The RNA from Spizellomyces punctatus, together with DNA, has 120 modelled nucleotides. The structure was determined by electron microscopy at 2.88 angstrom resolution and released in 2024. The 2024 paper behind the entry is "Structural insights into the diversity and DNA cleavage mechanism of Fanzor". The reconstruction used 193,966 particles.
Context: bound to proteins that are not shown
RNA sequence: UCCGAGCCGGUUGUCGCGCGGUUCAAUCCCUGGUGCGGGUGCUAGU
RNA sequence: ACCGGCUCCGCACUAUCUAUAGGUUAUGAA
DNA sequence: TCATAACCTATAGATATGCCCGGGTACCG
DNA sequence: CGGTACCCGGGCATA
Repeated sequence: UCCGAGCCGGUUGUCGCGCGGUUCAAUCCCUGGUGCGGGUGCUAGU
Repeated sequence: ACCGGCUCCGCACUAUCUAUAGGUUAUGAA
């Protein structure tokens, strides 16, 4: 009794680094994935 | 003339769980 | 040392058909 | 009141 991941450095293919910064991802509802078709939806063009 | 995307419809393929027990973790007790 | 969840790991098993008989009912004497 | 015979359904056996 606490905790995510990737990246730039302190680092040199370094640490559950309670080192700094940086991008997303889930806190609820949900069986999961791969391919081959088909179809409201929002982020740029003339 | 053209798309990285997240998102739901039909076709195929794919994903083995239940119970018990051993070890460990968290909480509540010694 | 004990109890209640969980995570993982290991084992074993992962349905269906046939038969007997009790209760109810009908029938004749 | 007595005994026969038929059917359905529940329950139990078994690999």